[PDB]
RNA sequence: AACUGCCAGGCAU
RNA sequence: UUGCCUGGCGGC
Numbered sequence: 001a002a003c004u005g006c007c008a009g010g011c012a013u
Numbered sequence: 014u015u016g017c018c019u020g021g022c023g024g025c
Stems, first nucleotide, its partner, number of pairs: 003024009
C1' cells in the first nucleotide's frame, strides 16, 4: 500500500 | 455526542 477500529481536524446532527 | 469524512495510527 487494499480493509478496517481508533486518534485529531472538519463535518453533520 | 454521535452519522459522515480527511488525515494520522495500529493491525496483517

The depositors describe the entry as "NMR ANALYSIS OF HELIX I FROM THE 5S RNA OF ESCHERICHIA COLI". Solved structure of RNA from Escherichia coli, 25 nucleotides shown. Released in 1994, the model rests on solution NMR data. NCBI's taxonomy places the organism under Bacteria, Pseudomonadati, Pseudomonadota, Enterobacterales, Escherichia. Primary citation: White et al., Biochemistry (1992), "NMR analysis of helix I from the 5S RNA of Escherichia coli". The entry is an ensemble of 6 models.